[PDB]
Context: one part of a larger RNA, bound to proteins that are not shown
RNA sequence: GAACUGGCCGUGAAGAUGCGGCCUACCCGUGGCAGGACGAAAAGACCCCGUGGAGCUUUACUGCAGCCUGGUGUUGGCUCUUGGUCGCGCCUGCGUAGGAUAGGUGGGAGCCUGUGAACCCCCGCCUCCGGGUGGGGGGGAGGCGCCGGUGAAAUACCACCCUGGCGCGGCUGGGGGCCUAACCCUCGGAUGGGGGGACAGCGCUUGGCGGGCAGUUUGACUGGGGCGGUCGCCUCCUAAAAGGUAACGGAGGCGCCCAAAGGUCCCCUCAGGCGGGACGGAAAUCCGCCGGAGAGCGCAAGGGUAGAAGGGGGCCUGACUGCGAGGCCUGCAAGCCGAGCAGGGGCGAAAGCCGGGCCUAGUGAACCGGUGGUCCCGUGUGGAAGGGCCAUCGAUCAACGGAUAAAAGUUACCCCGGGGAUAACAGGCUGAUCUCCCCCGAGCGUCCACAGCGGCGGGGAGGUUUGGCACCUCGAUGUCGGCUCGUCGCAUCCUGGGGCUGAAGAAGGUCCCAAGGGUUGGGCUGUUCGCCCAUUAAAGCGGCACGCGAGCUGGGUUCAGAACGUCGUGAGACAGUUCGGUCUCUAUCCGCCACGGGCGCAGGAGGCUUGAGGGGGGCUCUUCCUAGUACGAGAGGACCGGAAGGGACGCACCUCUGGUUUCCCAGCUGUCCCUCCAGGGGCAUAAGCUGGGUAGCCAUGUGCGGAAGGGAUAACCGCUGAAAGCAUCUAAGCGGGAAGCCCGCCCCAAGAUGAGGCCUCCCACGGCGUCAAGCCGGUAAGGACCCGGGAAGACCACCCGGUGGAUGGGCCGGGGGUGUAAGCGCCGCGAGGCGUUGAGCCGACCGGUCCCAAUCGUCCGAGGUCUUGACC
Repeated sequence: GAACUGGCCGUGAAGAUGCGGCCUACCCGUGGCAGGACGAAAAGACCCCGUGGAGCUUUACUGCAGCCUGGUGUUGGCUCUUGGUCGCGCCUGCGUAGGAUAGGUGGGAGCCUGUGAACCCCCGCCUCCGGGUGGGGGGGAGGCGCCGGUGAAAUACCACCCUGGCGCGGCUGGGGGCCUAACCCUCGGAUGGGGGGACAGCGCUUGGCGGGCAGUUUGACUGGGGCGGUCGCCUCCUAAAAGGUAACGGAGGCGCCCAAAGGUCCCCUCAGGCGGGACGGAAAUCCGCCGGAGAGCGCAAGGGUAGAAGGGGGCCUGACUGCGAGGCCUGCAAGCCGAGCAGGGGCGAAAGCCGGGCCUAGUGAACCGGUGGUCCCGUGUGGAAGGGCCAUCGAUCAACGGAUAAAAGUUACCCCGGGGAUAACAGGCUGAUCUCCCCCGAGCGUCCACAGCGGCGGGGAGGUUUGGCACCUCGAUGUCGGCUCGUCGCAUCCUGGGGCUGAAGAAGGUCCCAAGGGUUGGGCUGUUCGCCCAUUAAAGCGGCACGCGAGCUGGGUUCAGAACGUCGUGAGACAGUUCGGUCUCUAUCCGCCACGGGCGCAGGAGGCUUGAGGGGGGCUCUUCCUAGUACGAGAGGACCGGAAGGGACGCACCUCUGGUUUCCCAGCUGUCCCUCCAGGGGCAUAAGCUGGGUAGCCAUGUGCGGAAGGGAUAACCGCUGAAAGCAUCUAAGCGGGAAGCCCGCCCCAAGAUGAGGCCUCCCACGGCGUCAAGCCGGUAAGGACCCGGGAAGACCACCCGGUGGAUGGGCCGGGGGUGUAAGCGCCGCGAGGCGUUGAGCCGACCGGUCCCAAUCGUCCGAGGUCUUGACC
C1' cells in the first nucleotide's frame, strides 16, 4: 500500500487482525465509549553526528573603521637659542724625577730678539692656581737647545696628528618668541575689518591603540556526548608452540648518552658463601677453599653472553670516501641486514678484523629558508643579481604520515542536513544491586541450639529498585503527580480454616491453607513516599508502556521573560532556587456498552416455555443472653450456642422525609401598550424579580439483598491398616474439615447452525418445472402497512388502542397547588380595609363522557424434498 481487518498463550527486528497452537465467531448496520491499530498531525524541537549554518563574547587569530602619532606637501616673514659632520684657525696635556709647569712620532745644530727681547705694569682663559698664556705697554739688544742627568720620552725651531675647548665658515637637525599674508572662524558692511595662524584642516606616507565592526578557527578516540584519560617510539604478557592479531585489557620504559662507554692486538674472569686478617663495621683492601654463571654488559624489559658481548692495558679514529650482489620487512613511503670491489688508512707476526657502541627505543615526509663549498645555469654579450648540485642547519609539525606562516569561547534566541549507526522515556536481554525464600548451625533462649531468634558461610526464586547492554521505535512509541475507571498476581493487611507455642483464660508470637469480598476521613508538601491528627475488622504489597493525557487535569520537570545564590573577564551556565508561561470540536478498522435490519432454524402461523452456556452477588462490626460461668490468687475473662442493633456497598421504589418542578397560583418594581378608570398584556433570560408548588425524575428518604442449605475439597484432625511381628491418617480403603470450589439466589440466554420443547391454529389449491430443488398466481391461520398513543424509546424496537373503540385531545367529577378572583356593596380624605368567598384560577395525577380525532382501505402470507425403521 491493498484488505476477505477476532481472543488467548507463544513465536518473531525484543509490544502480532496478517506466523504457530488452541479458543471463540451467522450476514449488514445505527447510537454511544475511547483500550489497540507501536492511531493522525509535523523528515524529533532533546541527544549525537556534519571537518553544515547562524546570533552572541573575549586579554582566540587576522584584518577594517575610528582615534593617537613622526616625516613631508599645502607652508610664508623676522628673530634669538642651540646641537651633528666637515674644513680652517687658536689653544689644550705635568709621577718623585731632567733644574721644571716636555701629549705622540719624524725632522733638529741651530736659533729667536732691534721685522723692539728680559724686570715687569693692565688682560683673557686653562690650571696639578708651582702656574700656563696672549695682546697692549714701560722697556732696548737680549732671550735659548743640547752633553749633563734618579725616571722611558727629551725638553730651541718646523712639521703631520691624539685627547679635548673655543672661534669662524660650510651642508644639515632641534627648540623658543613675535609677525601676516596663505589656510580657518567671524563681521545687516568686504578688493575690507576683527580673531586664530603657518598651528589647525586636508593630501601622501610611518608606527601604534583598536570586538566599534568584519572574516574565520576553536582535533580525533570514546560501551552516547561532555568531563577525565589518551595520541609517536621500545620491552613483556594477552597471542590459542611460524609470522600477524583487538579492547578506555595487565605492567614498564624512550625524546638520551659515550673520544672512550669507539677500532684493533694482548692479557684477565664474576656474584655470592665459609675460614683467616690492625684501625675495617654486614658490606673499602688482603689470604685461602668453594662458587657455570644467579655478576657484569651506561638507562626499561626481553633475548643473548665468561670458548665474552664482561674487566685491564698498548698502539690507534673504519663516529672513512666511492659504491653494493642478495635479501628481511612491507598497501605506499619508510625502516633493516649485507658479502664483495676500488681508494686511502688503523691494529696485528699472521689468519685477519675495522664503514661506531651485545642487540631491540633515543625520533619527523615534503614545502620555505640559513650557512660552507663546486664544477652547472647566467634572459642580446662580458660580468653581476639570483638560482642548481654537494654538505649541513632551523620542527613537543608530541594531535608525532606532519590542513594555514598565523586562531579561543557561548546559544535557553537558535537553524538546516542526517541517525534509533547514538543518549534521555518505555519495552527488551542480563540480574551485579534490589525483594523474598531455602540449605548449614556459632551461639542467645536459666535446661533445652528451632516456642522465638540465628553468626560465619552456601543455593536459589522473583523482575517491583539503582544499574549494565544499546536490540525495534529519533519521515515522533507525549515525561512525574493527581483524577477517573479499573483488572490481575499472592510473597495475605482484615475477615474464614488450621499446626506449633516458652498457648491458664483473654490477648499475642510464629508457621500452614485461603485471592470471596473488604482494605476510612483529614493536616503538610507538586510530590510518589513519608510524618502527623481522628478512626478502623483492616488502613496490604505488587503487575498491567513505573495501567490509564485520540479520557481530564498540568501543581512538578522540560522552550522563549525575570530574579537570587554560585561559577565564568565575558557571551552565558547550574539533578540549585524563585515568580510567569498556547494540553489540538468530527472514530475508518479492532475492541467495549446499547439497539436494530436480514437470512437461517426444509409447511405456514399465534402463544407459553426447558436452560446448554454465561453474567451478577460474595464484606464486616458492636452489644446482649449463655455467664461474671469454664480458666485464674487477683486483675481479667472463653469456647460452643442464641438474640438484637449498626457501617459501607448493591438492586428497586415515591407512601413518608427532602429536592427540582420554563409557566400550576400568587405578590412586586420600571417602562410601553390595550382603552381614560378599573382590569389586563409585552419586555426586563435563553423564567424580569420574589414567595410557593402536583405529576414525573430523584436521595438526604423507603423496602430488600450478602445468606440457609446441599455436595466436593485446602491446610489440618482422625478411623481402619500393612509394607516393617511393633508403630504409622496411606501404600488398598473410610470419616471429618475453610468468607474459598461445584450447586443453590438474581439476571441473560435455542445463531445451543447441536437452531430444543409444549399448547392451539390454517390447511395439503390453480396453472407450468412432463424429473432431483422448483415457477407464477391469488389464498387460508395469521401478519405487516396507515393511523391514536405509551413511566417504551435517539431512529429502530417494544407495548396498548384503532368505531364491535375510551387510544389521545376536548368537556365533566375528584385529586392537587395557589390562598379569599373580577364585579358590586360597606368603612376611610387617602394609601387601603371588610363582605360576597377557601373565592377564583388551576399542567402532567384517579376517573367518566363518543363532543374532536384513530375514516375508508392496501399489500404480504402455506399447501409441506428425500431416505429409513416402527404403526390401521
This is an experimental structure of RNA from Thermus thermophilus, with 872 nucleotides shown. Ions in the entry include magnesium and zinc. Released in 2014, the model rests on X-ray crystallography data to a resolution of 3 angstroms. The depositors describe the entry as "Structure analysis of ribosomal decoding (cognate tRNA-tyr complex)". The entry has 48 different proteins, among them 50S ribosomal protein L33, 50S ribosomal protein L32 and 50S ribosomal protein L2. Rfam match: Bacterial large subunit ribosomal RNA. Rfam 15.1 lists 51,934 matches to the family in 10,816 species. The 2012 paper behind the entry is "A new understanding of the decoding principle on the ribosome".